[PDB]
C1' cells in the first nucleotide's frame, strides 16, 4: 500500500451521553463420584491522543489497527 465499513475482558454479547454486565475461556474451590454430570468463587475489557459536554464505550478531529470491494 485506490474506494467503502469497523474497533468493549482471550473469545461471543450487552450498556439512553450517567457507577461498563452476562455467557464461555483461564486460575482455584465444593459436591463428598467411578458422576465423561452439576454447582461456586477469583481473573479480566472500551486501541491511542486531543476536543465538545456538568459528565464520553457512546458525539467531533487526528493517529493506529482490523474487515469487506480489484492492486
Nucleotide at each position: 500500500u485506490g474506494g467503502g465499513a469497523g474497533g468493549u475482558c482471550g473469545u461471543c454479547u450487552a450498556a439512553c451521553g450517567g457507577u461498563a454486565g452476562g455467557a464461555c475461556g483461564g486460575c482455584g474451590g465444593a459436591c463428598u463420584c467411578u458422576c465423561g454430570a452439576u454447582c461456586c468463587g477469583c481473573u479480566g475489557g472500551u486501541g491511542g491522543a486531543g476536543g465538545u459536554u456538568c459528565g464520553a464505550g457512546u458525539c467531533c478531529u487526528c493517529c493506529c489497527c482490523u474487515c469487506c470491494c480489484a492492486g
Molecule: tRNA
Organism: Thermotoga maritima MSB8